[PDB]
Notes:
The RNA with a sequence from Mus musculus has 19 modelled nucleotides. It was solved by solution NMR. The 2025 paper behind the entry is "Specific Interaction between a Fluoroquinolone Derivative, KG022, and RNAs with a Single Bulge".

RNA sequence: GGAUCGUUUCGACGGAUCC
Numbered sequence: 001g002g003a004u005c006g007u008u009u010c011g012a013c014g015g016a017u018c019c
Base pairs, nucleotide, nucleotide: 001019002018003017004016005015006013007012
């Protein structure tokens, strides 16, 4: 810089990670 994602108390969270 870019891509990238789980839990669930189902009602939600704004966090992280890889190359």